[PDB]
Context: bound to proteins that are not shown
DNA sequence: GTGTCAGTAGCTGTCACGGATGC
DNA sequence: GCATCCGTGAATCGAGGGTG
C1' cells in the first nucleotide's frame, strides 16, 4: 500500500 | 552451452437485468 | 429475425492482527 482474517454499531 | 520420455491448476456453490452478440 | 451470452451493478463508518 495490495491482498488477508477477525470484530463493532 | 544447451539435446532419448521429458507437458497448468484450479475450478461453478451468488443473481438480477438489458442489449449487442452470434446462428 | 430471435435466442444466447456478455457486461454492468449489489449500504455506510470504524478496530486491531498476518504476510507479499
Nucleotide at each position: 500500500c495490495a491482498c488477508c482474517c477477525u470484530c463493532g454499531a
The depositors describe the entry as "Crystal structure of MTB sigma L transcription initiation complex with 9 nt long RNA primer". An RNA structure with a sequence from Mycobacterium tuberculosis, together with DNA, in which 52 nucleotides are resolved. The work is reported in "RNA extension drives a stepwise displacement of an initiation-factor structural module in initial transcription" (Li et al., Proc.Natl.Acad.Sci.USA, 2020). The entry has 5 different proteins, among them DNA-directed RNA polymerase subunit beta, DNA-directed RNA polymerase subunit alpha and RNA polymerase sigma factor. The structure was determined by X-ray crystallography at 3.5 angstrom resolution and released in 2020. The source organism's lineage runs through Bacteria, Actinomycetota, Actinomycetes, Mycobacteriales and Mycobacterium tuberculosis complex. Crystallisation conditions: 100 mM sodium citrate tribasic dihydrate, pH 5.6, 200 mM sodium acetate, and 10% PEG4000.